[PDB]
9S rRNA from Trypanosoma brucei brucei: 478 nucleotides with solved positions.
Method: cryo-EM, resolution 3.27 angstroms. The entry became public in 2018.
The work is reported in "Evolutionary shift toward protein-based architecture in trypanosomal mitochondrial ribosomes" (Ramrath et al., Science, 2018).
The PDB entry is titled "Cryo-EM structure of the Trypanosoma brucei mitochondrial ribosome - This entry contains the body of the small mitoribosomal subunit in complex with mt-IF-3".
The entry also models zinc and magnesium ions.
It holds a match to the Rfam family "Trypanosomatid mitochondrial small subunit ribosomal RNA". Its Rfam clan is "SSU clan". For this family Rfam cites "Structure of a mitochondrial ribosome with minimal RNA" (Sharma et al., Proc Natl Acad Sci U S A, 2009). Gene Ontology terms of the family: ribosome and structural constituent of ribosome.
The entry has 40 different proteins, among them mt-IF-3, mS65 and bS16m.

Context: bound to proteins that are not shown
RNA sequence: UAAAUUAUGGUCAAUUGUUAGUAUUCAUAUUAAUUUUUUUAAAUGUUUUAUCAUUUUAUAAAGGUUUAUUUUUGAAAGAUUUUUUGUAUAAAAUUUUAGGAAUAGUUAAUAAUAAUUUAUAAUUUUGAUUAGAUUGUUUUGUUAAUGCUAUUAGAUGGGUGUGGAAAAAUAAAAAAAAUAAUUAAUAUAUAUCAAUAAUAAAUUAAAUUAAUCUAUUAGUCAGAAAUGGAUGCCAGCCGUUGCGGUAAUUUCUAUGCUUUUAAAUAUUAUACAAUUAUCAUAUUAAAUUGUUAAGUGUUGAUUUAACCAAUAAAAAUAUAAAUAAUUUUUAUUUGUUUUUAAACACCAUUAGGUAUAUGCAAAUAUAAAAUUAUAGUAAUUAUAAAUUAUAUUA
RNA sequence: AAAAGGUAUUGUUGCCCACCAAUUUUUAUAAUAAAAAUAACGUGCAGUAAUUAAUAUAUUUAUAAAAAUAUAUUUUUUUUUUUU
Numbered sequence: 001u002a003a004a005u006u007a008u009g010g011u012c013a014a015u016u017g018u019u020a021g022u023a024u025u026c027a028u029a030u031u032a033a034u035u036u037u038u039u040u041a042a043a044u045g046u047u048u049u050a051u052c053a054u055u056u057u058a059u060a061a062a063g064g065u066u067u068a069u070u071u072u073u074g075a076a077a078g079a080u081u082u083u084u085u086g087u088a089u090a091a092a093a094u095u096u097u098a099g100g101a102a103u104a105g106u107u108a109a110u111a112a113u114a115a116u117u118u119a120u121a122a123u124u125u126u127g128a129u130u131a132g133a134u135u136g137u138u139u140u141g142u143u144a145a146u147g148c149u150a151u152u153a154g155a156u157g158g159g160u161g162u163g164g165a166a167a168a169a170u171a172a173a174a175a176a177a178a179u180a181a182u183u184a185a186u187a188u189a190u191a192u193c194a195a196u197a198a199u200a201a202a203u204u205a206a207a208u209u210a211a212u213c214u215a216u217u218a219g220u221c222a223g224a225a226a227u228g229g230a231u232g233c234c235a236g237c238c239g240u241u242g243c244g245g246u247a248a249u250u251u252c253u254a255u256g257c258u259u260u261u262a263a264a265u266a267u268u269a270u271a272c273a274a275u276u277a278u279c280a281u282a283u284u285a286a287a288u289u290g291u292u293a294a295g296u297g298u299u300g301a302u303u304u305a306a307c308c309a310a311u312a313a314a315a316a317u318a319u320a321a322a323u324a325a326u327u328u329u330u331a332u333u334u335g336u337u338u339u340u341a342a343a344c345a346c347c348a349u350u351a352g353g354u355a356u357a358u359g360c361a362a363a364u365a366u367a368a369a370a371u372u373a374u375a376g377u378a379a380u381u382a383u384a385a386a387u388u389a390u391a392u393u394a
Numbered sequence: 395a396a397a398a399g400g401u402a403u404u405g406u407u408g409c410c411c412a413c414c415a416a417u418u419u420u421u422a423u424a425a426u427a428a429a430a431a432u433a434a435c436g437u438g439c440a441g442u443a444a445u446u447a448a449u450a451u452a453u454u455u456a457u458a459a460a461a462a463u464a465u466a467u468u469u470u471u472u473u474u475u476u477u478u
Base pairs, nucleotide, nucleotide: 021383022382023381031269032268033267034266096132097131102123103122107119108118109117110114141148142147208211218258219257220256222240227254228253229252230251236243237242282332346353347352371378387402397473406444408442409441411438412437413436417431418430419429420428447468448467449466450465451464452463453462454461455460
C1' cells in the first nucleotide's frame, strides 16, 4: 500500500567553438552592442480682455538622493432657483560600497506651552550617521534553463505665501472661451544623445510618380590558399603554440591564388558545487589535584672525529561516573612561564647565559569560484607512478 | 647473481638559489620603502634523499643563499624477537 481504458486531450524547454599531459566557469566562436556612416524632424510672436489694470493658460537648467517623493475638487469637466454634506496630508515591504564605528536642534508624553515643561529618552554591529558611487519596485541582451546582464527620464528648502493644487523665469509640437485651418501628414539644414539602412551588393528591367545614390577593404605557417625577390636573431610578425641563425610555405615586397559574399580590427554582456575538495571564523566536551629519587672513597688521562672548561648521582600508581539535542561567537579555548642556593641539555667560550604551560597568545583539520600580487604590476601556476649500474641470498 | 632516489628530459660538463648595478612599471613609501619585469658585475654553493636528509611552526643568529636550537613530519632510501 493497486494497477485502469471508453486510449496522442490542457497547443513545441531543448545545448553545434580544432582543442594540445593533468587539475581550475577564462585568448581565437555565435548572438547583442560601441568601432560605423544626416530616409524624421522642425522656425519664431502664446492669446483674449472692460486700458497704465483685471480675467484665461501648473513639472525637461544645474546640484546627487539607497529606512528616500506622500495628498483634496474649492478650478475645469458639470447639466438646477438659493444656503451641500462627510471622506486627504498617514504607513508596510524591496536599498549599493572587500577588509566596519558610533550618530544628534535631537525620542515620548503633555499642548493649538516649553530659545531652562516632564522622563531611567531616540538611532546603531539584525551594520547606523557621515563619505564614495548611483535617477528606486511592468521595459534589455544572452540562454534549453532557477541565472547572469541592462532600463532612461522625471519632485532640490524657506524668505507678503498667489492658486483648487507651486509644478512658477529659454529650450512646444497639448489648438488655448466666433468653424484661423484640415486637398493635411514636406521639416532646411539643425541637433541631441539616439532611430537596428551594404534594403533583389550582381545577367532578362522596374502594371511609377523616375525622385536619393555611383558604393570598397580581408587572408595567403598551423587552418581554404604560393611562388620569385630581398632580409639574416636584424628589420619585423604576435588571436595563440610560436616565427626571424643565408634556402623563412610565419618578416617585407611583387605577382598570382584562396574564401560560405552587410569587413577587417579594437572594447564589453553571454548559467559553481551540493557523494568524498588540507593553512588559518574553534564547540556535547571529564578532567583537575598526588613529595618521590639521588648522593665518598681516595690519588686519578673521562667524553669527543677534534678542541676547551671540570664533584657526580638521580625525581615511576588511578578506573568508574558526568545523559542525547534545540539562542556561549562582545564569553571561554589550541606546547612562549616564579624559585639553579638543583642537575642534565642547549648557547657562547678559560670572567658567563640559559636550563620548559599563574599575566599575554583565537586560529590548518578545512564552505571554497584559474597562478602571482596588502584586492591595479607579470600571464599564468602546481603536479606522483616512463627513463637514471654497484647497499654481502642457496 | 635478485630491493631502491632526480627540480633533469639524448637528462650532473643537467638545472636551479639568494644578496650585489643599471634600467621598466604599479602603487597602502620602515635601516636603504613594498611589489612585479630583468639578459650585466661580483660572491658563493642554499636546493634536486645533493657532501651535517629535507619540509612546517616556534626562538635566536646574519655579506648572501641561510645557520643553531625546541617541537611536529615524510611530498626521505627499509631493513624485519608472537614469552628463548